[PDB]
Context: bound to proteins that are not shown
C1' cells in the first nucleotide's frame, strides 16, 4: 500500500473519521447551516465551507 469492525439524532445510499469517533482546528468567508421528519443554532463584526491549503490535532482492530 490495503482491509475488518465500529461511530450517528435519522442511517436507504455514498465516504467521513476512529471509543475524543461525518468529529473539528489554523489561515478564512458573510446570511444562512444540521441530507430529510424532528429537535436547534444564527442572522448591521466570532453561525458555515473544502469554493482553496500534496495543510493539521486525534488515530480502535487487522496489514
Nucleotide at each position: 500500500a490495503g482491509a475488518a469492525c465500529g461511530c450517528a439524532g435519522c442511517g436507504a445510499a455514498a465516504u467521513g473519521c476512529g471509543a475524543u469517533a461525518c468529529g473539528u482546528a489554523a489561515u478564512g468567508u458573510g446570511a444562512a447551516u444540521u441530507g430529510c421528519a424532528g429537535a436547534a443554532u444564527u442572522c448591521c463584526g466570532u453561525g458555515a465551507a473544502u469554493c482553496a491549503u500534496c495543510g493539521a490535532a486525534u488515530c480502535u482492530u487487522u496489514g